[PDB]
An RNA with a sequence from a bacterium: 46 nucleotides with solved positions. The work is reported in "Structure and ion-dependent folding of k-junctions" (Li et al., Rna, 2023). The PDB entry is titled "Crystal structure of DUF-3268 k-junction". Released in 2024, the model rests on X-ray crystallography data to a resolution of 1.94 angstrom.
RNA sequence: GGGAGUUAGACUCGCGAAAGCGAGGAACUGCGAAAGCAGUACUUCC
Repeated sequence: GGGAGUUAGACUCGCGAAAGCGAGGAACUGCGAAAGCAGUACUUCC
C1' cells in the first nucleotide's frame, strides 16, 4: 500500500487426509432498529 476481521470472532500455533479439536485472539469516531456500513495499525492476512 492492498484485503479482511472484532464472539454466528478473521486469523496465529499445534493434532488431523478431512470434518473438526486444543491453546491464543482484536478499538476509537460516526450512521443504523438490527444486520452491517464508512474512516483509522484496534486485530489480522499479503